About this RNA:
Shown are 78 nucleotides from a PDB entry: RNA (crRNA), together with DNA. The PDB entry is titled "Crystal structure of Lachnospiraceae bacterium ND2006 Cpf1 in complex with crRNA and target DNA (TCTA PAM)". Primary citation: Yamano et al., Mol. Cell (2017), "Structural Basis for the Canonical and Non-canonical PAM Recognition by CRISPR-Cpf1". The entry also contains LbCpf1, not shown here. Method: X-ray diffraction, resolution 2.4 A. The entry became public in 2017. Ions in the entry include magnesium and sodium.
Context: bound to proteins that are not shown
RNA sequence: AAUUUCUACUAAGUGUAGAUGGAAAUUAGGUGCGCUUGGC
DNA sequence: GCCAAGCGCACCTAATTTCCTAGAGGACG
DNA sequence: CGTCCTCTA
Numbered sequence: 001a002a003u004u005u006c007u008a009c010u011a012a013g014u015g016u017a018g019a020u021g022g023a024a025a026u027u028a029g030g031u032g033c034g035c036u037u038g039g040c
Numbered sequence: 041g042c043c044a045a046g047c048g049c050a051c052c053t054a055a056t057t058t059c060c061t062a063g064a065g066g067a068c069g
Numbered sequence: 070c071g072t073c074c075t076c077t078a
Base pairs, nucleotide, nucleotide: 005019006018007017008016009015021060022059023058024057025056026055027054028053029052030051031050032049033048034047035046036045037044038043039042040041061078062077063076064075065074066073067072068071069070
Other pairs, nucleotide, nucleotide, family: 001010tWS002010tWH002015tHS003007tWH003008tWH004020cWW011016cSS
């Protein structure tokens, strides 16, 4: 610590191994914090 | 200390749709 | 009519 991109590398020197359906749209979820009113 | 219902903000994650076309046809100078 | 953009199925 290199990539269409991603993860892990250096793999023998501008790279190695595996994966990789893009684009646009819509929509929903999860976490975290604050605030309100409450429960162990 | 923990938790519930609800409102808000920030973040990242992800489900499900559609297209993946050449040639006719029109607008226009 | 030639060119460029739209539309269709």